[PDB]
Context: bound to proteins that are not shown
C1' cells in the first nucleotide's frame, strides 16, 4: 500500500 | 455509511 477486525463518536 | 484511536493479516 491492499484488507480484516475491536472501540469510542457521529 | 463517516471520523478517529487501536490491533492484525497478506
Nucleotide at each position: 500500500g491492499g484488507u480484516a477486525c475491536g472501540u469510542a463518536c457521529c